[PDB]
Context: one part of a larger RNA, bound to proteins that are not shown
Parts: sequence; structure tokens; C1' cells
RNA sequence: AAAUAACGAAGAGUUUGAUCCUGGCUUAGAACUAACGCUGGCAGUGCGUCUUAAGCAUGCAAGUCAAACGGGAUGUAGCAAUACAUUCAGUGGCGAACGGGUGAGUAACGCGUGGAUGAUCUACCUAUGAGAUGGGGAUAACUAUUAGAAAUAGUAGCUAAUACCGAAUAAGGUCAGUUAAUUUGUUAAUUGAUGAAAGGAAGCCUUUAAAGCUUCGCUUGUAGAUGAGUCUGCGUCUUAUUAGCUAGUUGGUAGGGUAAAUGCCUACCAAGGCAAUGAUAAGUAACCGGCCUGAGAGGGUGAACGGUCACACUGGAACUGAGAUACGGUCCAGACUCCUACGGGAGGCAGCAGCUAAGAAUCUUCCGCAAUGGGCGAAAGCCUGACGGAGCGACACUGCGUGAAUGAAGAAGGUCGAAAGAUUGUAAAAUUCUUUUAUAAAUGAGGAAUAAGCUUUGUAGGAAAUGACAAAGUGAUGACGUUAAUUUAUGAAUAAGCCCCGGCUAAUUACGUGCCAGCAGCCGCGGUAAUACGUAAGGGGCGAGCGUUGUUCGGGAUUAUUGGGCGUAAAGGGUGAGUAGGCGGAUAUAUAAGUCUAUGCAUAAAAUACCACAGCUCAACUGUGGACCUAUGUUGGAAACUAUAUGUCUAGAGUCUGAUAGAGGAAGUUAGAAUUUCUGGUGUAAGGGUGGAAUCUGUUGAUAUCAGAAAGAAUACCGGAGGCGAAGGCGAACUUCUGGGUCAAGACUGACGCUGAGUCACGAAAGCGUAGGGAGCAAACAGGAUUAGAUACCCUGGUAGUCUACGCUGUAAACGAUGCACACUUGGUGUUAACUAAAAGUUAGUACCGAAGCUAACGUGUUAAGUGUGCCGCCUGGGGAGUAUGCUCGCAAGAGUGAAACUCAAAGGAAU
Repeated sequence: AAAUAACGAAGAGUUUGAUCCUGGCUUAGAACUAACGCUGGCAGUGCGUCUUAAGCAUGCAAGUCAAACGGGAUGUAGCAAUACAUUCAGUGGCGAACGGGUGAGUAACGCGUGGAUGAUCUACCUAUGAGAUGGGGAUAACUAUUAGAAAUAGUAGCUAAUACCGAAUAAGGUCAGUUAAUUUGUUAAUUGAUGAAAGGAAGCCUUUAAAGCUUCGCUUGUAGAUGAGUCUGCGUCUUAUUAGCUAGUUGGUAGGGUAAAUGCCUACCAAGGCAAUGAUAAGUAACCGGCCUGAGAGGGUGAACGGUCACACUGGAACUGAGAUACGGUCCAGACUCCUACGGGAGGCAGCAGCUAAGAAUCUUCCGCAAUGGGCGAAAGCCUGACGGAGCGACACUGCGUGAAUGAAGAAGGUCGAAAGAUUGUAAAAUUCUUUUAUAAAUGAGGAAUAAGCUUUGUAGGAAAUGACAAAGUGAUGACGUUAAUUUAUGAAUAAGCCCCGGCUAAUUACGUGCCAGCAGCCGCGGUAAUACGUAAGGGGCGAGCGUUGUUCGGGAUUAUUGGGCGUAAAGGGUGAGUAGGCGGAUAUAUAAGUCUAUGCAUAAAAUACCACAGCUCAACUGUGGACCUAUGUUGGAAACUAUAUGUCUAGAGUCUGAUAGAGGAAGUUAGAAUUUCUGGUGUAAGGGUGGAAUCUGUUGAUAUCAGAAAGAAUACCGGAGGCGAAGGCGAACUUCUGGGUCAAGACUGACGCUGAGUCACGAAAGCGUAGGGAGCAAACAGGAUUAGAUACCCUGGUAGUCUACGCUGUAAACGAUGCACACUUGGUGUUAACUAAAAGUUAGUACCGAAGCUAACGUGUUAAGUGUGCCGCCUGGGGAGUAUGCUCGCAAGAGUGAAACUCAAAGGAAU
């Protein structure tokens, strides 16, 4: 050589005369609850108002119990009653708070997930402790009557109940005291107070009643299961051009109320509460399991299905009830619609279908309760627009067919050509074969289980049947449905289009058009020979579909945690000091928040997503198991690292000591040269200025020269490949006050550090306010020239300003276009300071060149733009635009923060 793991990541066009880099745009892919255009056979499964939470004709979607009760009606028996059966309404029981729809509202304990409830409730269900003894009063219905068009409200009389209300005792009730536990309102015992009730059907037989008995029920009590209320840790959008908000607001003491805690509400007592670690506000939005995309991380998203929440015309309110602040219940207000006899009433499809309007855009005014699920009932049974199915739409997904096998140097035509021939093309034709589909017939699984009832066995019960339970057998029942599938009968019979062909991008020729007509996603094509337009012939792609548009992701490493940058392309803040925050030397111990592990143990509903195995003729689809992640909680461990608590050390960083360089800063003094002005002499016609002139100055004595006086500003020579400071910046001389740096054995503290959002300080020049000063220079401004013109360059003048004191402005090409700090990584040549007497070397700076490395290139290169990290600032194509608007600051000028509409496919870097 090798082992193991990984089961998975593609590019291209386009800035240029050409190139590299940066950078945006575009493109091949996978998707959608899609729409539109052309075309269109079938089957299966799934989906089907995304907009107007806009208005709604019509039908249906919640009823059931006659074995709860009194009545009416009917049939039969009946003379009448009363029975038997049917039926109607009323009283009453239960349901109607479930099922179903929608996403308007809601940035919120609403939702996801784990908990708390000694602050909770819970009908129906299961198990179980005790019981069920006796009375009374009304009331519908019914009979009349009043008001009324109807809706309907009333009035008088009569009647019952499992309806209503007392009474007797209470078993694990409630409340209070007492004691015992528990330590939010929990449990047990005692006392006191006090709380109940329903019976109906069936069988039995002493004639029967009675009496006990079966089932369904009733009162009281506990336990379990289930659901719900309330609270809580954590996660949960955008804009800080939303900076302050809240006054029942924050907390306390009582009270109101609730099944129950709480300002949930009220009365008093305080002024508190929240907020740049984002309060409040505005905009947007139901949330989650999931869906799409992607190698993954992520990004986008919340269709169907399932869970939760909110709403049911808009806005409130309570009642009934175990449960509602109630979709098809009630009351009120508002809008709208409709009926009125004008007094007044009726209605809410965001239920299933359907209509109008709106929109690019979406279905039948269907069948059935056979199966599943739910409500009522002892049961039969009834109801169920939930749900089972059917119809409609290529809307998506999946499968099948429209034939198959032979068949010519190769039919006609079409097209290209020199008119040999090629190409369409084994394609067709022809022959043979087959029948999925099409039609007809026959056959025909499975969804189905049985229910009532009946037969039989066994158990509890008992005096015993009826009945209940356990078990066996019998026992009507399919909308779908002409079911799936299967067997024959006839025969190629019933069946393809769409887009593209310059590059990206798989696929070229011929005519017509001539910068017209037109194409286009990008680059771009068309001006007389267009592979790019239009039509034909060929070729490529996919296929009952094919293209276009809209939206999402991917390609985009183009917001880069995985995985990008800031010298010159967009990007280092003007600089420093520091708050919060982030991060940080060596070493010991403890804690175990982070991390790791037993992939312990649980929880992360189901479906979906991944891997196998199955059933629909397969697939889609469907079902049964098995897991992979990672999310929270918890149990027991490991301790290196981060974190927490207490120490130790000195090499980092500081203090002290000594030495030393320096235009570091502020204040107070002083100096000379030169210039200008003024005065006084000498002296005469020019001076001054340009490329060339003129303006101007000068005969009122210029310029030049001598002497004197005054004022202002700036500091030649030293003086530079210097020095200092954080930067701006700082240069005549002296003093005072004062900041920082560097070196060392030279001791001390013992990590005391780095960076730093807001904030604060400083910050060239210009500018502003107040008060001075004003020589020279010099915006604005004036004149003279150049010129077609000259609001300029040039010349002569000249006001602010330049200067000083104080108070503002806070901007520069404020640059090394390179933030700060630390640990490292060959040298050459100068230079500053120090240590050394000095050389010579070291240390700390400061310049040039340069190896490796880095860089798109230029260049950089121990003063990195090299190798590493800490923290901060900043960038995401160009124009619009540092604009508009808002806010903060400012006396003002302006500064700081900072968009969008629209438009371009380039803008830009370096280099040839």
C1' cells in the first nucleotide's frame, strides 16, 4: 500500500479595445389551496372563495323519552267508565356548552413545553359506605274570557306527577370551639349548630293487598378516571425618525364578589411602579404539531389534517345550568332587510348546498344513516348537511392506454441541392399478432358486526319466576353498487399535443421583411444574403399535458456561527479618558451554573418526516413496527476549561528610588531685524508694474538717501531621510506653575489588566457673540488691462478677517486614506536618546532598501497590509441622497441621526 467513518455540496452570462479583482443584476432546479393561453382519453387518491369578517331567496343541519305525570282526540272491547293500541300538545327528565364553520380581533400566560393549585370545580361513567319515613300548597294542559291584524301578552275556575315546598332521625357533609398531626385554606377525633330524599315498569303468590324480589331510578358520602378555571419558569414580529409612560396607576389595611387567588371591584393610607439590558406607542399577525426549500446550519411559511385560542350581523348584559358571559337561546341599543290593519312586529348561511356583488381565481340548491362517532330511551326505535359515499374542476399527486412484430438502397409528396443525390424514413403502406382500454354478457369477494327477539349453559341473588351478568348457537339489515377483481364475445377498433433551436441551454438550413414589422430573462438582434424577426422544412425537450405570470427557497460564501471584509473597489469613528458590557497571567482547594457521561430514567399526543415489512392488480395512497436527531425536567457520576467562593506566586501592570532627552501645555516679562506711517535734512522727474501695458504714486517735493519717533504682527541662521504630545498641534530669549515618556535588579504591591455602546473632555483653519487692537497681508468691492464677452487668472487700491481676552460652533485629503492591545516571525544602510571613557553592542524610538510570506495588482514586508486572538467602530450595486421628513444640539451659519418613490445594468479598483 492500509483501516474506519462519511450515503452529501456542479455552474454560467454580463462593466473593458483587451485583462484581473470587487460588485449588483440575470439564468439552468425544486415547489404552490394557484391563475391565464393552446390542447385534451381514462382510473385511483387528495384538494377546491387565498379577495368583501360584504349582503343574502329557498330547503335542511337538535332533538329524544308515552315504561315520569295529568289530559284532549281516534280505533277496538265497553252500556258508561275503564282497559288495549295509535296519535297530539302541555308539565317534567336529559341533550342543546358536543359535533360543525371562520381567522375579524388579539404582540397577549394568548400559544409551545415543564410545573403550581394547603386558593379550585367537575353532570353523565366505575367501585363503594349508608339510606329512602311521612305531609302540604300551587300550576300549566284543559274550560272560558280581556287587549290584539298577527305576533302574542293578560284574567277567572278546575287537576296530577320522578314538578314544587316544609316536617322525623341521619354516614364519614358543612361551619365553629377543643385536642392531635401537618406547617399557605391539609388530615383525624370530640362537642355544638345544621343539611336530606322518588318513585315508576315486571314477575310472584297468601284470592289479592300485604310481604319480600328483578331492572331502571332518587337522597347523602368518599375514592378513581376525565375535563375545566387560575397562576408560573423558559421560547414567542418589525420600526428607537415610538423616549418617557402609568394616577386603580404601584403597594398596604379592611371590605364587595367568585367553585377559587388577585385592584377582580370598592372605601381609606402612602407615592410609588415601569424604562436605552427598550417601558410606552405605531404597524403587522391567530399560535403550535407542521408545510416548502436546502448538503447541513438556516431561510421562507402556518393551505388540507390534528390540538389550543378568539368570534358568529356591530356593541353590551344577565338568566337557566355540573358545565355558556350560549353560531341555528333570551333582553337592550345601532345599522340594514322584510311584513303591517300604523298600535307594532319578524330576521342574522364566518352550518351543508346555493344566489348577488367583488375578484385572475375556484364546485351539486345530490344519495344514505349500511359502517364509524354523538344525543335521548329499559328496549324496539328516533334524530345526526358530523360522517360514510356520489357528481363537478387536468387543481395537485400516481398509474395505464392510444397499438405490437415483420416491412425497400428506400412509395408518393415536402424540404435542401450541382438537379448525381440526400433527408423526412421502417416512418407510412402492406402483412401478421394482441385486446389493457371501448361495447355486450356472465360470474362476482370485501367493507358486516349482528341488534331486538329466540334456544341453551353457568354465576350473583333469593322462598321463586321475571330480570341482570358471563358464555355458546340462532337471528332482518349495503347508499355506495351496473363495487374491486375475475371469464368469454367483436376488432387496430375509441384516442397528441405544447414549448424551444445565437451564447447562457440539449437542438440549422431555406424563403419573406430591410433599424420598418417585431423579438427579448440577461448580453443583445433587425439598416438588402437575420442559425436571434415572420412562415415552412428539419432537430431537441417534455407529454394529457406543455408554456407564461405571480409568490418562496436554492444557486448567493450577496448579512458569511458552520462560511466575507474595511491602504487605493462600498467599509476604521478626528483623538483620548472612562460607565455598563465583553474578554483576560501562573497555581491550590471547594461549589457543579456552563460542558461531558450512564446516548440512565421520563416527558416532547396522533398523523406527517427517516428505515424495513405489509394491504389496495402496482404506484400514489394506506397500515403495523423500528429508530436518528435535539428540547425540557430529573437521578447518579467526571472536573481539565468557562463561571462561582476563598487563598498563593511575580513574569504582566503599577508605586517608590536614581539617571536622562524633548518647539509638551498655561501664565507673566523681554528682545532685535524688517515693513508701514509721521516729523526733520540732502536732492530731481520720474516712480511703480507686466508676456507687453495701463490704472495708481510724484513738481502740494515722489522714488532714492540720512536721523528721530510710534504702532502692529511674525520669529531668518540653528532647522533635518530631527524632537515631543492621544490627536489637532508645538521653533526668538527667561522665570514660575504643570502633564507625559524612556532606561535599571532596585526595592515594594501581588493580576490591581485589555478593549470599551451611551457619556464626558480636547479638537487646524474658516465662522459667530462681547470688548479692544489693526503694521503687513487680504474674501466682498472699485479701477486698469487680456478677451467676442472676463462677475476670473494679471496689475493698482481696498472693507471684514488675520491678532488679544472671554463665551460659542465641533467641521477637514482631521491621512499612514491602514482603530487599539499583546504574544511571535531572516537582514542591509542611516539617525535620535540612554547605558558604556569612547569605539562596539544592547534597549526604546525614528527613516530608506529588501528575503520569505501576504496582496486583484500597485505594493506591503519586525513601525506588516505576515502568522494568532481580545474588544469597539463601520460596509452590503450606482444614481436619487447624505436629499425629504422627524428628533437632539446651536444666537446663527450648521452639525449629529437618517428614508422612500423612481430609475440604471452597470458604478468602481489596479494594471496592460